[PDB]
Context: one part of a larger RNA, bound to proteins that are not shown
RNA sequence: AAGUUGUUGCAGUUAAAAAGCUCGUAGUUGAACUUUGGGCCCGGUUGGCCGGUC
RNA sequence: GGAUUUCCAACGGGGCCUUUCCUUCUGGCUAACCUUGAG
RNA sequence: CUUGGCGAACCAGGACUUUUACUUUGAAAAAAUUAGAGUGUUCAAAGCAGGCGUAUUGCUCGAAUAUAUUAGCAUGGAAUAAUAGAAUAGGACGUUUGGUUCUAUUUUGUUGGUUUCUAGGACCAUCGUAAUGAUUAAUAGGGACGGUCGGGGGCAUCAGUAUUCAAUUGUCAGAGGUGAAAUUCUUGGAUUUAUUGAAGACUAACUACUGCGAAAGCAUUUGCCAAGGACGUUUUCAUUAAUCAAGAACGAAAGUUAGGGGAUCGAAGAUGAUCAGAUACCGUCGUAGUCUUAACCAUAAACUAUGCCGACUAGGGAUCGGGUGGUGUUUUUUUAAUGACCCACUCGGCACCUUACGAGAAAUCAAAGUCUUUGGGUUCUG
Repeated sequence: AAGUUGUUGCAGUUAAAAAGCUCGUAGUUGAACUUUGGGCCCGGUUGGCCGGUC
Repeated sequence: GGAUUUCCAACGGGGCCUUUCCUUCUGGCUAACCUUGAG
Repeated sequence: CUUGGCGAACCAGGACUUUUACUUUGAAAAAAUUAGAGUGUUCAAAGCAGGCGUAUUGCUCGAAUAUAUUAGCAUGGAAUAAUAGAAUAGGACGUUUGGUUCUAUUUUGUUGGUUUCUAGGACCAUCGUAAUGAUUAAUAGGGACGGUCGGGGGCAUCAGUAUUCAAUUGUCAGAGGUGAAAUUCUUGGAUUUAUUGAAGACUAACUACUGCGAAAGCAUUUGCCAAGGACGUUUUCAUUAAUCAAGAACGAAAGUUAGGGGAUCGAAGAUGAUCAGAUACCGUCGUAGUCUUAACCAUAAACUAUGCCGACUAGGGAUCGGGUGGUGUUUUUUUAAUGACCCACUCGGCACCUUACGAGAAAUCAAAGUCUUUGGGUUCUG
RNA backbone atom coordinates (compact mmCIF):
# COMPACT_ATOMS: atom_id res chain seq x y z
C1' A A 1 0.00 0.00 0.00
C1' A A 2 -3.99 -0.12 4.91
C1' G A 3 -9.37 5.49 5.26
C1' U A 4 -8.12 -3.36 6.44
C1' U A 5 -6.80 0.07 13.57
C1' G A 6 -9.07 5.25 11.21
C1' U A 7 -6.17 11.70 16.34
C1' U A 8 -5.84 13.47 11.24
C1' G A 9 -9.37 9.37 9.21
C1' C A 10 -13.16 3.81 9.47
C1' A A 11 -17.65 1.20 10.20
C1' G A 12 -22.14 -0.33 13.53
C1' U A 13 -30.97 -0.26 9.93
C1' U A 14 -30.08 -4.74 6.32
C1' A A 15 -22.81 -6.49 4.73
C1' A A 16 -19.35 -7.64 11.36
C1' A A 17 -21.13 -4.50 14.99
C1' A A 18 -26.14 0.13 19.36
C1' A A 19 -25.80 -3.31 25.80
C1' G A 20 -33.18 -5.38 26.80
C1' C A 21 -34.11 -0.91 29.72
C1' U A 22 -33.28 2.89 33.29
C1' C A 23 -30.27 4.80 37.41
C1' G A 24 -25.33 5.89 38.48
C1' U A 25 -19.46 6.78 40.32
C1' A A 26 -14.80 7.49 38.13
C1' G A 27 -13.63 9.49 33.03
C1' U A 28 -14.88 12.86 29.09
C1' U A 29 -17.69 17.16 28.21
C1' G A 30 -20.46 21.39 29.67
C1' A A 31 -25.03 28.32 28.21
C1' A A 32 -24.04 33.61 28.35
C1' C A 33 -21.78 37.87 30.94
C1' U A 34 -16.74 41.72 33.41
C1' U A 35 -12.15 47.61 29.02
C1' U A 36 -16.51 44.59 22.63
C1' G A 37 -14.97 51.62 20.95
C1' G A 38 -12.42 57.07 20.47
C1' G A 39 -8.30 60.89 19.91
C1' C A 40 -2.69 62.55 19.80
C1' C A 41 2.44 61.92 18.43
C1' C A 42 6.72 58.70 17.34
C1' G A 43 14.66 57.08 16.70
C1' G A 44 12.22 52.09 13.01
C1' U A 45 13.61 46.81 5.14
C1' U A 46 8.81 51.04 1.67
C1' G A 47 7.25 48.07 -2.13
C1' G A 48 7.10 53.57 -4.92
C1' C A 49 4.63 60.14 -6.30
C1' C A 50 9.92 55.42 -10.20
C1' G A 51 17.34 55.40 -12.40
C1' G A 52 20.01 61.72 -5.51
C1' U A 53 22.62 55.22 -1.09
C1' C A 54 25.63 49.76 -8.41
C1' G B 1 21.07 47.83 -18.67
C1' G B 2 18.63 49.61 -12.03
C1' A B 3 15.06 52.89 -7.81
C1' U B 4 15.48 59.52 -3.33
C1' U B 5 10.69 58.77 4.82
C1' U B 6 7.18 64.16 3.23
C1' C B 7 0.15 64.62 -2.46
C1' C B 8 -1.93 58.11 -1.06
C1' A B 9 1.47 51.72 1.92
C1' A B 10 -2.22 46.76 5.93
C1' C B 11 2.27 50.93 8.72
C1' G B 12 4.20 45.41 12.25
C1' G B 13 5.11 48.18 17.08
C1' G B 14 5.82 52.22 21.02
C1' G B 15 4.14 55.88 24.31
C1' C B 16 -0.20 59.78 26.02
C1' C B 17 -5.13 61.23 26.97
C1' U B 18 -10.40 59.42 27.00
C1' U B 19 -13.16 57.70 35.12
C1' U B 20 -8.28 53.24 32.82
C1' C B 21 -4.09 52.28 38.05
C1' C B 22 2.67 48.90 34.83
C1' U B 23 2.44 47.91 43.35
C1' U B 24 4.90 53.66 46.52
C1' C B 25 7.64 54.94 49.23
C1' U B 26 13.81 55.05 51.83
C1' G B 27 18.81 58.67 50.32
C1' G B 28 24.61 59.33 49.95
C1' C B 29 22.72 60.03 42.84
C1' U B 30 18.22 65.02 42.17
C1' A B 31 15.85 62.08 35.62
C1' A B 32 10.57 63.58 31.59
C1' C B 33 7.90 69.41 35.56
C1' C B 34 6.79 78.00 33.57
C1' U B 35 12.61 76.55 40.47
C1' U B 36 15.36 79.26 33.30
C1' G B 37 22.75 84.02 32.11
C1' A B 38 22.39 85.34 24.35
C1' G B 39 18.34 82.80 17.45
C1' C C 1 17.84 76.85 26.13
C1' U C 2 19.00 76.09 33.00
C1' U C 3 24.31 78.55 39.43
C1' G C 4 17.42 75.67 44.38
C1' G C 5 12.02 71.25 43.78
C1' C C 6 7.69 65.61 41.96
C1' G C 7 11.09 60.01 39.74
C1' A C 8 11.71 54.33 35.61
C1' A C 9 15.40 55.55 28.15
C1' C C 10 18.11 56.09 36.10
C1' C C 11 19.07 52.78 41.42
C1' A C 12 20.37 47.96 46.58
C1' G C 13 15.44 49.41 51.49
C1' G C 14 7.85 45.26 51.31
C1' A C 15 5.85 39.53 53.96
C1' C C 16 2.91 41.04 48.60
C1' U C 17 4.40 39.91 40.27
C1' U C 18 -4.72 34.92 42.63
C1' U C 19 -3.67 29.06 40.88
C1' U C 20 -2.79 27.10 36.13
C1' A C 21 -3.06 25.28 30.91
C1' C C 22 -1.97 27.67 26.34
C1' U C 23 2.34 32.02 24.09
C1' U C 24 6.08 34.24 20.89
C1' U C 25 10.75 34.22 22.41
C1' G C 26 15.19 30.76 23.17
C1' A C 27 20.62 29.87 28.11
C1' A C 28 20.14 23.37 25.19
C1' A C 29 18.62 17.48 20.33
C1' A C 30 27.10 15.10 23.05
C1' A C 31 29.30 13.45 18.60
C1' A C 32 28.09 10.33 14.78
C1' U C 33 23.50 10.00 11.98
C1' U C 34 19.41 13.08 9.18
C1' A C 35 18.46 17.99 6.47
C1' G C 36 21.99 20.98 4.72
C1' A C 37 26.63 25.31 3.14
C1' G C 38 31.59 24.99 0.56
C1' U C 39 35.01 21.81 -1.67
C1' G C 40 38.91 19.89 -9.05
C1' U C 41 37.77 11.83 -3.97
C1' U C 42 38.77 11.87 -12.49
C1' C C 43 32.71 11.58 -11.52
C1' A C 44 30.08 9.25 -7.54
C1' A C 45 29.30 6.69 -2.71
C1' A C 46 32.51 9.26 0.21
C1' G C 47 36.03 12.63 2.90
C1' C C 48 36.73 17.29 5.39
C1' A C 49 39.39 18.80 2.99
C1' G C 50 41.86 22.44 0.44
C1' G C 51 43.13 27.30 -2.59
C1' C C 52 46.67 30.59 -4.51
C1' G C 53 52.98 31.33 -6.13
C1' U C 54 58.03 37.21 -8.20
C1' A C 55 59.63 29.61 -11.86
C1' U C 56 62.81 31.41 -5.81
C1' U C 57 60.59 33.09 -1.93
C1' G C 58 55.30 32.41 1.21
C1' C C 59 50.30 33.74 2.18
C1' U C 60 45.23 32.41 2.92
C1' C C 61 39.44 30.40 3.19
C1' G C 62 37.41 26.15 5.87
C1' A C 63 35.85 22.27 8.85
C1' A C 64 28.99 26.94 8.66
C1' U C 65 23.79 26.22 9.69
C1' A C 66 19.06 23.65 11.09
C1' U C 67 12.76 22.81 18.19
C1' A C 68 10.90 15.52 12.98
C1' U C 69 9.18 13.30 22.14
C1' U C 70 8.05 15.39 26.22
C1' A C 71 7.86 18.68 32.41
C1' G C 72 12.57 24.82 34.42
C1' C C 73 13.55 31.27 32.36
C1' A C 74 10.90 34.78 29.63
C1' U C 75 10.54 44.39 32.23
C1' G C 76 6.53 42.72 26.11
C1' G C 77 1.49 37.77 25.58
C1' A C 78 -4.68 37.25 29.76
C1' A C 79 -7.68 35.53 23.52
C1' U C 80 -9.34 30.86 24.73
C1' A C 81 -10.99 27.66 29.70
C1' A C 82 -11.92 26.55 35.83
C1' U C 83 -13.58 24.39 42.79
C1' A C 84 -10.14 32.61 43.47
C1' G C 85 -11.83 37.11 46.03
C1' A C 86 -16.57 41.49 49.83
C1' A C 87 -22.97 38.07 51.92
C1' U C 88 -25.28 36.04 58.83
C1' A C 89 -18.75 41.31 56.11
C1' G C 90 -14.32 38.18 59.12
C1' G C 91 -14.21 43.22 53.19
C1' A C 92 -11.17 47.59 51.12
C1' C C 93 -8.75 52.28 51.85
C1' G C 94 -4.55 54.67 56.58
C1' U C 95 -0.11 59.40 57.23
C1' U C 96 -8.20 59.21 62.36
C1' U C 97 -7.62 58.63 67.79
C1' G C 98 -5.60 55.28 70.87
C1' G C 99 -3.42 50.94 73.14
C1' U C 100 -1.46 46.10 73.47
C1' U C 101 5.29 40.70 73.47
C1' C C 102 9.09 42.20 70.29
C1' U C 103 16.87 38.53 70.49
C1' A C 104 17.03 47.03 69.19
C1' U C 105 21.59 48.89 65.68
C1' U C 106 22.46 53.62 66.64
C1' U C 107 23.99 57.56 72.21
C1' U C 108 24.61 56.80 78.59
C1' G C 109 31.42 52.70 84.21
C1' U C 110 31.37 46.78 85.34
C1' U C 111 30.86 42.09 79.84
C1' G C 112 24.80 42.12 80.41
C1' G C 113 20.37 42.67 81.60
C1' U C 114 16.71 46.39 83.38
C1' U C 115 13.64 51.55 80.98
C1' U C 116 10.88 56.33 77.00
C1' C C 117 7.84 60.26 72.53
C1' U C 118 11.22 55.80 68.38
C1' A C 119 11.49 54.16 62.01
C1' G C 120 9.23 48.17 61.42
C1' G C 121 5.63 43.02 59.21
C1' A C 122 0.16 44.08 65.54
C1' C C 123 -7.02 44.15 67.13
C1' C C 124 -11.35 46.13 62.12
C1' A C 125 -9.53 49.06 68.86
C1' U C 126 -13.31 53.85 65.09
C1' C C 127 -16.91 60.98 66.30
C1' G C 128 -13.47 58.39 59.27
C1' U C 129 -13.81 57.61 53.36
C1' A C 130 -15.85 54.75 49.70
C1' A C 131 -22.45 54.93 43.65
C1' U C 132 -19.50 50.56 49.91
C1' G C 133 -19.89 45.00 48.32
C1' A C 134 -22.61 38.05 44.85
C1' U C 135 -23.80 39.51 36.56
C1' U C 136 -28.13 37.18 33.55
C1' A C 137 -32.41 34.38 34.88
C1' A C 138 -30.00 29.88 28.88
C1' U C 139 -36.79 28.30 23.68
C1' A C 140 -30.23 24.50 30.19
C1' G C 141 -31.73 21.77 34.39
C1' G C 142 -34.22 21.21 39.30
C1' G C 143 -38.46 22.61 42.45
C1' A C 144 -43.37 24.88 43.41
C1' C C 145 -48.39 26.01 42.07
C1' G C 146 -53.22 25.36 38.69
C1' G C 147 -56.71 22.90 35.68
C1' U C 148 -56.21 18.73 33.42
C1' C C 149 -54.90 14.04 30.99
C1' G C 150 -53.58 8.71 30.49
C1' G C 151 -55.76 0.75 28.85
C1' G C 152 -48.74 4.10 33.92
C1' G C 153 -48.37 1.27 38.92
C1' G C 154 -50.22 -1.18 43.63
C1' C C 155 -54.19 -3.00 47.02
C1' A C 156 -59.35 -4.30 47.59
C1' U C 157 -64.14 -4.76 45.32
C1' C C 158 -67.89 -5.27 41.00
C1' A C 159 -69.65 -7.26 36.41
C1' G C 160 -69.90 -10.14 31.37
C1' U C 161 -68.21 -17.52 28.27
C1' A C 162 -66.91 -22.02 28.63
C1' U C 163 -66.16 -26.99 31.84
C1' U C 164 -68.67 -29.89 35.20
C1' C C 165 -73.48 -30.27 37.48
C1' A C 166 -78.77 -30.35 39.24
C1' A C 167 -83.60 -31.37 38.29
C1' U C 168 -86.74 -30.69 33.34
C1' U C 169 -87.95 -33.22 28.21
C1' G C 170 -87.66 -34.47 23.77
C1' U C 171 -85.50 -39.63 20.96
C1' C C 172 -85.94 -41.26 16.13
C1' A C 173 -81.09 -43.52 18.00
C1' G C 174 -77.31 -40.55 17.06
C1' A C 175 -73.47 -37.04 18.75
C1' G C 176 -68.48 -35.54 18.08
C1' G C 177 -64.54 -34.90 14.75
C1' U C 178 -62.15 -34.49 9.46
C1' G C 179 -59.61 -33.43 3.23
C1' A C 180 -62.04 -38.33 4.38
C1' A C 181 -62.17 -41.03 8.58
C1' A C 182 -61.11 -43.32 13.03
C1' U C 183 -60.05 -43.03 18.45
C1' U C 184 -64.46 -41.38 21.73
C1' C C 185 -69.74 -40.59 24.20
C1' U C 186 -74.69 -42.80 23.67
C1' U C 187 -81.03 -48.69 27.12
C1' G C 188 -77.99 -46.97 32.14
C1' G C 189 -80.87 -41.24 27.12
C1' A C 190 -75.60 -39.20 24.22
C1' U C 191 -75.93 -34.65 21.45
C1' U C 192 -79.71 -30.87 21.63
C1' U C 193 -83.87 -27.36 24.66
C1' A C 194 -85.00 -24.38 28.67
C1' U C 195 -84.37 -19.04 35.61
C1' U C 196 -82.43 -19.78 42.19
C1' G C 197 -75.96 -23.81 40.58
C1' A C 198 -69.43 -25.13 43.80
C1' A C 199 -65.70 -23.39 40.24
C1' G C 200 -61.08 -21.07 37.55
C1' A C 201 -59.39 -18.19 33.74
C1' C C 202 -60.09 -14.20 30.44
C1' U C 203 -61.84 -8.95 29.81
C1' A C 204 -64.61 -9.55 23.50
C1' A C 205 -67.54 -6.22 20.43
C1' C C 206 -66.04 -0.37 21.41
C1' U C 207 -60.22 -0.96 19.71
C1' A C 208 -57.58 3.10 15.86
C1' C C 209 -51.32 3.89 11.48
C1' U C 210 -55.23 5.78 19.21
C1' G C 211 -53.27 6.54 24.84
C1' C C 212 -49.69 5.58 29.00
C1' G C 213 -45.00 3.52 30.77
C1' A C 214 -37.72 3.39 31.22
C1' A C 215 -38.31 -0.86 28.88
C1' A C 216 -40.62 -5.64 29.75
C1' G C 217 -45.47 -4.10 29.34
C1' C C 218 -50.62 -2.02 30.42
C1' A C 219 -58.00 -2.62 28.26
C1' U C 220 -64.86 -4.52 33.19
C1' U C 221 -66.91 -1.13 37.57
C1' U C 222 -66.03 1.41 41.97
C1' G C 223 -63.09 2.78 46.43
C1' C C 224 -58.29 3.71 48.37
C1' C C 225 -52.88 4.67 47.84
C1' A C 226 -48.73 7.02 46.33
C1' A C 227 -46.53 8.45 41.23
C1' G C 228 -45.97 10.86 36.26
C1' G C 229 -45.47 13.53 31.43
C1' A C 230 -47.35 17.67 28.68
C1' C C 231 -49.39 22.31 29.16
C1' G C 232 -49.89 27.08 31.69
C1' U C 233 -46.94 30.40 35.13
C1' U C 234 -44.54 38.42 35.02
C1' U C 235 -43.49 31.58 41.05
C1' U C 236 -38.66 29.88 42.99
C1' C C 237 -33.38 28.07 42.99
C1' A C 238 -29.46 29.00 40.21
C1' U C 239 -25.39 25.82 36.51
C1' U C 240 -27.34 22.29 40.26
C1' A C 241 -26.04 19.70 33.54
C1' A C 242 -25.03 15.70 29.21
C1' U C 243 -23.19 10.95 28.58
C1' C C 244 -21.45 7.46 31.36
C1' A C 245 -16.21 2.05 33.02
C1' A C 246 -17.27 -0.06 38.19
C1' G C 247 -21.63 -0.43 40.54
C1' A C 248 -27.57 -0.82 40.99
C1' A C 249 -33.35 -1.34 40.07
C1' C C 250 -36.70 -3.42 36.64
C1' G C 251 -36.73 -7.02 32.96
C1' A C 252 -42.10 -11.08 28.04
C1' A C 253 -42.32 -16.22 27.58
C1' A C 254 -40.44 -20.56 29.06
C1' G C 255 -38.01 -22.76 33.35
C1' U C 256 -36.89 -23.61 39.03
C1' U C 257 -37.57 -24.34 44.20
C1' A C 258 -42.68 -23.84 48.01
C1' G C 259 -47.78 -23.98 50.43
C1' G C 260 -53.58 -22.37 47.59
C1' G C 261 -56.24 -22.97 43.31
C1' G C 262 -56.27 -26.26 38.44
C1' A C 263 -62.28 -24.01 34.38
C1' U C 264 -59.74 -23.73 29.80
C1' C C 265 -55.94 -24.80 26.63
C1' G C 266 -51.89 -27.99 26.72
C1' A C 267 -44.11 -29.26 25.90
C1' A C 268 -44.23 -35.01 27.80
C1' G C 269 -47.18 -39.32 27.24
C1' A C 270 -51.61 -43.85 23.24
C1' U C 271 -55.43 -44.08 17.97
C1' G C 272 -55.83 -42.87 12.37
C1' A C 273 -53.47 -41.15 7.09
C1' U C 274 -47.63 -42.34 5.44
C1' C C 275 -46.60 -46.51 4.20
C1' A C 276 -40.44 -46.80 3.78
C1' G C 277 -41.96 -44.93 7.74
C1' A C 278 -44.42 -40.64 10.60
C1' U C 279 -42.94 -41.74 18.16
C1' A C 280 -44.57 -35.19 12.55
C1' C C 281 -48.00 -32.09 10.61
C1' C C 282 -54.55 -33.66 11.47
C1' G C 283 -58.57 -36.35 15.73
C1' U C 284 -59.49 -37.39 20.72
C1' C C 285 -57.44 -37.22 25.50
C1' G C 286 -54.06 -35.77 28.78
C1' U C 287 -49.49 -34.75 33.18
C1' A C 288 -46.18 -30.41 33.81
C1' G C 289 -47.42 -25.61 32.83
C1' U C 290 -49.93 -18.10 33.13
C1' C C 291 -51.91 -16.77 41.67
C1' U C 292 -48.84 -15.76 46.58
C1' U C 293 -43.67 -16.24 48.01
C1' A C 294 -36.84 -15.87 51.22
C1' A C 295 -38.82 -16.36 46.13
C1' C C 296 -35.28 -17.38 41.95
C1' C C 297 -33.79 -17.09 36.94
C1' A C 298 -32.01 -12.45 33.54
C1' U C 299 -32.79 -14.39 28.63
C1' A C 300 -35.99 -13.07 23.43
C1' A C 301 -36.08 -11.19 15.91
C1' A C 302 -36.08 -7.93 24.65
C1' C C 303 -36.62 -4.83 16.88
C1' U C 304 -37.41 1.02 15.09
C1' A C 305 -32.43 -5.08 13.91
C1' U C 306 -31.57 2.71 14.13
C1' G C 307 -27.34 4.65 21.91
C1' C C 308 -28.30 9.16 24.47
C1' C C 309 -28.16 14.79 24.91
C1' G C 310 -28.05 19.46 21.83
C1' A C 311 -28.48 22.71 17.42
C1' C C 312 -29.93 23.58 12.39
C1' U C 313 -32.01 22.17 7.42
C1' A C 314 -37.89 21.31 2.96
C1' G C 315 -42.94 20.77 2.04
C1' G C 316 -48.86 19.18 3.92
C1' G C 317 -52.71 17.63 6.46
C1' A C 318 -54.56 14.74 10.63
C1' U C 319 -54.64 13.10 15.64
C1' C C 320 -53.78 12.73 21.41
C1' G C 321 -52.94 16.02 25.77
C1' G C 322 -52.73 21.18 27.52
C1' G C 323 -53.24 26.33 26.76
C1' U C 324 -54.64 31.13 23.73
C1' G C 325 -58.23 33.91 20.48
C1' G C 326 -62.86 34.11 17.91
C1' U C 327 -70.39 38.09 21.99
C1' G C 328 -68.19 31.73 16.23
C1' U C 329 -72.63 26.50 16.32
C1' U C 330 -75.56 23.91 19.77
C1' U C 331 -77.30 22.82 24.76
C1' U C 332 -81.01 22.58 32.48
C1' U C 333 -86.07 25.67 34.35
C1' U C 334 -85.54 26.02 26.62
C1' U C 335 -81.93 31.57 24.81
C1' A C 336 -79.00 33.32 33.84
C1' A C 337 -72.58 28.53 36.09
C1' U C 338 -70.75 25.37 31.80
C1' G C 339 -70.17 21.38 28.52
C1' A C 340 -69.90 19.39 23.50
C1' C C 341 -68.70 20.97 18.45
C1' C C 342 -66.29 24.83 14.38
C1' C C 343 -62.11 27.93 12.70
C1' A C 344 -57.16 30.13 13.86
C1' C C 345 -52.73 29.69 16.59
C1' U C 346 -49.20 27.39 19.86
C1' C C 347 -46.30 23.93 23.04
C1' G C 348 -45.39 18.68 23.86
C1' G C 349 -46.37 13.50 21.89
C1' C C 350 -47.73 8.92 18.73
C1' A C 351 -47.43 8.87 13.74
C1' C C 352 -48.36 9.88 8.56
C1' C C 353 -47.35 10.98 0.98
C1' U C 354 -43.05 9.91 -3.16
C1' U C 355 -35.54 6.02 -5.94
C1' A C 356 -36.76 14.25 -2.87
C1' C C 357 -32.09 19.30 -2.37
C1' G C 358 -28.85 16.28 0.94
C1' A C 359 -27.40 11.00 2.29
C1' G C 360 -26.85 6.02 0.84
C1' A C 361 -23.99 -0.05 -2.14
C1' A C 362 -28.77 0.04 -2.87
C1' A C 363 -33.11 -1.18 -0.42
C1' U C 364 -34.40 3.31 1.42
C1' C C 365 -34.00 7.67 4.91
C1' A C 366 -38.61 13.96 8.01
C1' A C 367 -32.85 11.39 9.59
C1' A C 368 -29.80 6.96 7.90
C1' G C 369 -29.14 15.03 6.15
C1' U C 370 -25.90 19.34 7.88
C1' C C 371 -19.94 13.53 6.53
C1' U C 372 -12.42 13.74 1.51
C1' U C 373 -15.61 21.18 1.70
C1' U C 374 -13.92 15.10 6.56
C1' G C 375 -14.14 17.97 14.39
C1' G C 376 -21.17 19.98 18.92
C1' G C 377 -20.71 16.42 23.60
C1' U C 378 -20.48 11.47 25.07
C1' U C 379 -21.24 5.73 26.03
C1' C C 380 -21.06 0.92 23.83
C1' U C 381 -19.66 -2.36 19.76
C1' G C 382 -17.01 -4.46 14.90
Shown are 475 nucleotides from a PDB entry: RNA (chain 2 18S rRNA (1799-MER), nucleotides 605 to 1107) from Saccharomyces cerevisiae S288C. Among the 76 different proteins in the entry, which are not shown, are Large ribosomal subunit protein uL13A, Small ribosomal subunit protein eS28A and Small ribosomal subunit protein eS30A. The reconstruction used 460,403 particles. Entry title: pre-frameshift complex of yeast 80S ribosome with eRF1 and mRNA of WNV. The structure was determined by cryo-EM at 2.3 angstroms resolution and released in 2025. It holds a match to the Rfam family "Eukaryotic small subunit ribosomal RNA". The family has 90 seed sequences and 75,755 matches in Rfam 15.1.